human telomerase PJ6 hairpin: 32 nucleotides with solved positions. The structure was determined by solution-state NMR and released in 2005. The depositors describe the entry as "The structure of an enzyme-activating fragment of human telomerase RNA". The entry is an ensemble of 10 models. Leeper and Varani published it in RNA in 2005: "The structure of an enzyme-activating fragment of human telomerase RNA".
RNA sequence: GAGGUCGGCCCGACUUCGGUCACUGCCACCUC
Numbered sequence: 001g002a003g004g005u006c007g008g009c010c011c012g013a014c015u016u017c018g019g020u021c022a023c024u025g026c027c028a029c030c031u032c
Stems, first nucleotide, its partner, number of pairs: 001032005007027003012021003
C1' cells in the first nucleotide's frame, strides 16, 4: 500500500428479537 480474519466496539438495518451483514469506521492478530 493490500489482504484473510469479525477476532472484538458501537446495532445501522433486516428479523421469528435466538441470529444475520457489512455499511463510513473504531481496535487488532498473521502475511507480500